[PDB]
This is an experimental structure of RNA (Tethered rRNA, nucleotides 1 to 919) from Escherichia coli, with 919 nucleotides shown. Entry title: Structure of a ribosome with tethered subunits. Among the 47 different proteins in the entry, which are not shown, are 30S ribosomal protein S11, 50S ribosomal protein L24 and 30S ribosomal protein S13. Kim et al. published it in Nat.Chem.Biol. in 2022: "Three-dimensional structure-guided evolution of a ribosome with tethered subunits". The sample was in a buffer at pH 7.5. Method: electron microscopy, resolution 4.18 A. The entry became public in 2022. It holds a match to the Rfam family "Bacterial small subunit ribosomal RNA". Its family is annotated with structural constituent of ribosome and ribosome in the Gene Ontology. The family has 99 seed sequences and 42,628 matches in Rfam 15.1. Its Rfam clan is "SSU clan".
Context: one part of a larger RNA, bound to proteins that are not shown
């Protein structure tokens, strides 16, 4: 000393804002592929077929446990051709040592690869019900009986495999006997599970002359003391998909069994009628979990190889045993398939191991060395042994560092190109010109990884002992695959080392030549139909550089998911109103908890790797010491700040008691017409009508037209008025019932009793149907006349349904002020309407005091339009909502509807740009 880090352009449009989409300018890769290609350091290397595997080998070691020599080292008996000196020909394990076996232990190490497993999973950080070979400390022994067979021979079978009988033995194999606690069982009393030897020296009393014995090194019973691998239990975190709401039987607690090392229904006999769940239970795809890697200032996000922490797994699926320990990646058992030898009878196998074979990729490596070397075991040791490991190989497969010279050199050589033929340019570019030779080479030297361990020799320290054994001193041989080492150094000629893309624009690079919308490019915009910097050659040049681009792939960029850090009036974006459960928050005064939050103490959070202070590789990549840091998390100490939380409030906050007002507010139940339709009578004749204009459409059996009477259906003219009323839809001739709501003036009333709502809960403009009635008006559909080229229409006659009185159902619209709920602040201006005090109303007014509501409009703000005290200005809860177009509110399924349909909502494909405000 140790996060001091944050930038954009092109691209909508006659032009401008704005929203918005797509483009590209950057990092960063186990990468591939085109052009191409010098050196030296670091390392990485089937990302695909847990396709399948020729060929080699990975796991073995100890003889100082043993029964022995099976091959051969010596050595001994014999004795051969006999160079008188030994080779040599049967022998024996004395013996070094070792077949093959009997033994220990490894075989669970190492390395592969991720199949599988959304958790008996990885990590956390916390608990208890435990065991634990090989190492130890201490305690108590190391005792006393057996009897075998491997190994060995005789029969005998098989192609073998691998076998089957009658003889043989050993061992630190093994199985009986003394024993009984620091062990277990039992409240004690008691009981009851345990053994061994082998190697090196040597006196002694000893010596069944193998041993005990001293000593030494071990090597075995047992328990107590040591963490560890294991085992187990307790909270969080550790995906996604509701068009997966419902799941769940040994299924969520026990009795009792019994299960082991341990808690266990782990199982088992009888008791809980439920649990699981919206903190998504379930059921499905998807997938080895952490430290770490890249993007990123951050947040985050992407990422999970090469190193490491954990998890399993090793043709297939089941079964099981040895071992303490698998339930075993080259240890056994069942089935399958294959494979293959076969004598057909019988046997055999697993390269998600290191090389290395077939097939697939686009694609990831040489069937090489030793253990120099750490490691890792066995092993007294000595050895042995390592496809972990050091070494050797291809890749420019990533970073480092290094070259592939330098001073000069006008003739601007000569010449491309371009050219106004002037020249320039290429270009100091060149050659020359004088210097070096980094890397490379050729002779040569040359550390280091190397500490080790063999001896022979003293001493101490055992010991009865210099005896044997340890250590440490003294003398010698000795330890490298790499390894022609790293590195240096002498000759030597610049002698051997520059190629990649690309000049329209973003985005640093402009000219000619060829083409004519063809030939070609193209990351967007974009060029090319004659002069194309935008095609192809040429030039220059542009950026670079042993590398240069394409492809492919996540983080910035982009503020384009808006914690950080988005929006919702007119672009995309407030549900028709309406209560209302969970839910959420949440007024303020006292005691209180500290719950939550902040100090403060501890461990933990490995390693590790980033990064500050530093070392070493010449730099550098590489290697190395100190810090830091691991925001975290555990367990105790404060703090009462302040939200949380228990005990007292309290109004102002919300709601109950009063006197008042109105309203198309509503529903029922009584009310009336103006009239429109229609008939039937009274007078009456030739046009009514429609259209511009026609006809459709009537009329002489008397129309139109006036007058009398009978009927039917509907809403109510005025009021009427940006009145008036509810939440809204919606409400409007008239009376009664009852409603609801809504405000105008004071008393009481409890006292937080509040706002929000998922889900759930009523209600719901119009039109249509379903029933059961009705029936002026007319008016779909459909009948007729007319315009037209044409007119399935507009024009004219008619018209079915429906419109009115009962019951559901449909629950959708421009249900709008395109303006979510609820509480709080805030210039103004100016009306209305409705309450209400005041004021002599001294008069229809004048002066507060509420409500709701019309126009103008300060701030302010907005993309502007404009909104602007009923806020489109400033603040506080709940919910609701969107991420370009267009496919499409569509397809499935799904819930509800009898339909008609309603809600839930995709996808594949094509487009850049679309869009709003405003000129």
């Nucleotide at each position: 000393a140790a996060u001091u880090g944050a930038a954009g352009a092109g691209u909508u449009u006659g032009a401008u804002c704005a929203u918005g989409g797509c483009u590209c300018a950057g990092a960063u890769u186990g990468a591939a592929c085109g052009c191409u290609g010098g050196c030296g350091g670091c390392a990485g290397g089937c990302c695909u077929a847990a396709c399948a595997c020729a060929u080699g080998c990975a796991a073995g070691u100890c003889g100082a446990a043993c029964g022995g020599u099976a091959a051969c080292a010596g050595g001994a008996a014999g004795a051969a051709g006999c160079u008188u000196g030994c080779u040599u020909c049967u022998u024996u394990g004395c013996u070094g040592a070792c077949g093959a076996g009997u033994g220990g232990c490894g075989g669970a190490c190492g390395g592969g690869u991720g199949a599988g497993u959304a958790a008996u999973g990885u990590c956390u950080g916390g608990g208890a019900a435990a065991c634990u070979g090989c190492c130890u400390g201490a305690u108590g022994g190391a005792g006393g009986g057996g009897g075998a067979u491997a190994a060995c021979u005789a029969c005998u079978g098989g192609a073998a495999a691998c076998g089957g009988u009658a003889g043989c033995u050993a061992a630190u194999a093994c199985c009986g006997c003394a024993u009984a606690a620091c062990g277990u069982c039992g409240c004690a009393a008691g009981a009851c599970c345990a053994a061994a030897g082998a190697g090196g020296g040597g006196g002694a009393c000893c010596u069944u002359c193998g041993g005990g014995c001293c000593u030494c090194u071990u090597g075995c019973c047992a328990u107590c003391g040591g963490a560890u691998g294991u085992g187990c239990c307790c909270a969080g975190a550790u995906g996604g998909g509701a068009u997966u709401a419902g799941c769940u039987a040994g299924u969520a607690g026990g009795u009792g069994g019994g299960g082991u090392a341990a808690c266990g229904g782990c199982u088992c006999a009888c008791c809980u009628a439920g649990g699981c769940g919206a903190c998504g239970a379930u059921c499905c795809c998807u997938a080895g979990c952490u430290g770490g890697u890249c993007u990123g200032a951050g947040a985050g996000g992407a990422u999970g190889a090469c190193c490491a922490g954990c998890c399993a797994c090793a043709c297939u699926g089941g079964a099981a045993c040895u071992g303490a320990g698998a339930c075993a990646c080259g240890g056994u058992c069942c089935a399958g398939a294959c494979u293959c030898c076969u004598a057909c009878g019988g046997g055999a196998g697993g390269c998600a191991g290191c090389a290395g074979u077939g097939g697939g990729g686009a694609a990831u490596a040489u069937u090489g060395c030793a253990c120099a070397a750490u490691g890792g075991g066995c092993g007294c040791a000595a050895g042995c042994c390592u496809g972990a490991u050091g070494c050797a190989g291809c890749c420019a497969u990533g970073c480092c560092g290094c070259g592939u010279g330098u001073a000069u050199g006008a003739a601007g050589a000569a010449g491309g190109c371009c050219u106004u033929c002037g020249g320039g340019u290429u270009g100091u570019a060149a050659a020359g010109u004088a210097c070096u030779u980094u890397c490379a080479g050729c002779g040569g030297g040359g550390a280091g990884g190397a500490a080790g361990g063999g001896a022979g020799u003293a001493a101490a320290g055992u010991u009865a002992a210099u005896a044997c054994c340890u250590u440490u001193g003294c003398u010698c041989a000795u330890u490298g695959a790499c390894g022609u080492u790293a590195c240096c150094c002498g000759c030597a000629g610049a002698a051997g080392a520059a190629g990649c893309a690309c000049c329209g624009g973003c985005u640093a690079a402009c000219u000619c030549c060829g083409u004519g919308c063809c030939a070609g490019c193209a990351g967007c915009c974009g060029c090319g139909g004659u002069a194309a910097u935008a095609c192809g050659g040429a030039g220059g040049g542009u950026g670079c550089a042993a590398g240069c681009g394409u492809u492919a792939a996540u983080c910035g960029g982009a503020a384009u998911u808006a914690c950080u850090g988005g929006g919702c009036g007119u672009a995309a974006a407030g549900c028709g109103c309406a209560c209302g459960c969970a839910g959420g928050c949440g007024g303020u005064u006292u005691g209180u908890u500290a719950a939550g939050u902040c100090a403060g103490a501890u461990g933990u959070g490995a390693a590790a790797u980033c990064c500050c202070c530093g070392g070493g590789c010449u730099c550098a990549a590489c290697c190395u010491g100190g810090g830091a840091a691991c925001u975290g998390c555990a367990u105790c100490u404060g703090a009462u700040a302040c939200u949380g939380g228990c005990a007292a409030g309290c109004u102002u906050g919300a709601g109950u008691c009063u006197c008042g007002u109105a309203g198309a507010g509503g529903g029922g139940g009584g009310u009336a017409g103006a009239a429109u339709u229609c008939c039937a009578g009274g007078u009456g004749u030739a046009g009514c009508g429609g259209u511009g204009a026609a006809a459709u459409g009537c009329g002489u059996a008397g129309a139109g037209a006036u007058c009398u009477g009978g009927a039917g259906g509907a809403a109510u003219a005025c009021c009427g008025g940006u009145g008036g009323c509810g939440a809204a839809g919606g409400c409007g001739g008239c009376c009664c019932c009852c409603u609801g709501g809504a405000c105008g003036a004071a008393g009481a009333c409890u006292g937080a009793c509040g706002c929000u709502c998922a889900g759930g809960u009523g209600c719901g403009a119009a039109a249509g149907c379903g029933u059961g009635g009705g029936g002026a008006g007319c008016a779909a559909a459909c009948a007729g006349g007319a315009u037209u080229a044409g007119a399935u229409a507009c024009c004219c006659u008619g018209g079915u349904a429906g419109u009115c009185c009962a019951c559901g159902c449909c629950g959708u619209a421009a249900a709008c002020g395109a303006u979510g709920u609820c509480g709080a602040c805030u210039u103004g201006g100016a009306g209305g309407u409705u309450g209400u005090g005041c004021c002599c109303u001294u008069g229809a007014g004048g002066c507060g005091u509420g409500g709701c509501u019309u126009c103008c409009g300060g701030a302010g703000c907005u993309a502007a339009c404009g909104c602007g005290u009923u806020a489109a200005g400033u603040c506080g809860a709940c919910c609701g909502c969107c991420u370009g177009g267009g496919g499409a509110g569509u397809a499935c399924g799904g819930c509800c509807g009898c339909a008609a349909g309603g809600u839930u909502a995709a996808a594949a494909c094509u487009c850049a740009a679309a869009u709003g405000a405003a000129u």